Solved structure of RNA (tRNA-Phe) from Mycoplasma pneumoniae M129, 76 nucleotides shown. Keywords: In-cell cryo-electron tomography, sub-tomogram analysis, ribosome. It was solved by cryo-EM to 3.5 angstrom. It holds a match to the Rfam family "tRNA". By type it is a transfer RNA. Clan: tRNA clan. From the family's description: Transfer RNA (tRNA) molecules are approximately 80 nucleotides in length. The sample was in a buffer at pH 7.4. The depositors describe the entry as "Mycoplasma pneumoniae 70S ribosome in untreated cells".
């Protein structure tokens, strides 16, 4: 400055080209303790960077922006 690649629950990290969002801790609420930890039960959360299109409901399939990664750029 040009081609790419990624952007998902708090967190970090998955998800049959179309009809699907999943772990672990984080957070709550009991138990156990003098109490706090560690433990054990039950939990709880989840609208997939934003913005345009195909669509039989697109997170899932293409296009733009936006972030930050990346092998590279003045004659050789």
């Nucleotide at each position: 400055g040009g081609u790419c690649u990624u952007g998902u629950a708090g967190c970090u990290c998955a998800g049959u080209c179309g009809g699907u969002a999943g772990a672990g801790c984080a957070a709550c609420g009991g138990u156990c303790u003098g109490a706090a930890g560690a433990a054990c039960c039950g939990u709880g959360u989840g609208u997939c960077g934003g913005c345009a299109g195909u669509u039989c409901g697109a997170u899932u399939c293409u296009g733009c922006c936006c972030g930050a990664g990346a092998c590279c750029a003045c004659c050789a």